Annotation: 7SL RNA with a sequence from Homo sapiens: 50 nucleotides with solved positions. Method: X-ray diffraction, resolution 3.2 angstrom. The entry became public in 2000. The PDB entry is titled "Core of the Alu domain of the mammalian SRP". The work is reported in "Structure and Assembly of the Alu Domain of the Mammalian Signal Recognition Particle" (Weichenrieder et al., Nature, 2000).
RNA sequence: GGGCCGGGCGCGGUGGCGCGCGCCUGUAGUCCCAGCUACUCGGGAGGCUC
Numbered sequence: 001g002g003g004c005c006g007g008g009c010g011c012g013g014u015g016g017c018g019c020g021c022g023c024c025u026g027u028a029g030u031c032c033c034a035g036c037u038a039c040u041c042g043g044g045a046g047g048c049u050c
Stems, first nucleotide, its partner, number of pairs: 001050005006025007015039001016036002030045004
Other pairs, nucleotide, nucleotide, family: 014016tHS018034tWS027029tHS035042cSS
């Protein structure tokens, strides 16, 4: 430096992304924050692996 740290259906939100609610269901293997401002593109901290 590049990939990954869950998947599925329904409703809601926004021009869009992040996002909110309900239900279903995984791994040895996720946490925090609201942000980005035309944009299939917000920010911080950990862990795994080439």